[PDB]
Molecule: 4.5 S RNA
Organism: ESCHERICHIA COLI
RNA sequence: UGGUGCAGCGCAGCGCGGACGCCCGAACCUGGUCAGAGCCGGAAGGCAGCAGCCAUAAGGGAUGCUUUGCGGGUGCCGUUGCCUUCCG
Numbered sequence: 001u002g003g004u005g006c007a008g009c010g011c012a013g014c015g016c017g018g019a020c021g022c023c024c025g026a027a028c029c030u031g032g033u034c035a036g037a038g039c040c041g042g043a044a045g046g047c048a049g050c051a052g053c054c055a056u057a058a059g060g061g062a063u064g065c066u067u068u069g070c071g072g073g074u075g076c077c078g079u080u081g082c083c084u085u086c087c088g
Stems, first nucleotide, its partner, number of pairs: 001088001005083001006081001014071003022061002032053002038047002
Other pairs, nucleotide, nucleotide, family: 005084cHS017068cWW020064cWW021062cWW021063cWS024059cWW025058tHS031054cWW034051tHS036049tHS037048cWW
C1' cells in the first nucleotide's frame, strides 16, 4: 500500500404484531322488522314484547401486486471513516 472481516444509516424481501376488506359470530339485559301469544279500553284501533330473520361488538380463521410499526444467518450494489484479530 492492498484484499477480507465492521458498525451506524439509506432501498427490496422475509418473520411477527396491529388496521382495512371477506367469513363466522355472544340467549336476553343493543336496535329495526316482529307469525303465534299476552296486555290496556266499551270499539274502530294501539301498547309491551319472545323465537326466527337482517344488521352489528367482544372474541377467531383463510386470504390480500394492498397499508403501517418493529424485529435480522438477504443482497457480487457505490463510496468514506474507524477498529481487536486474521489473511497477502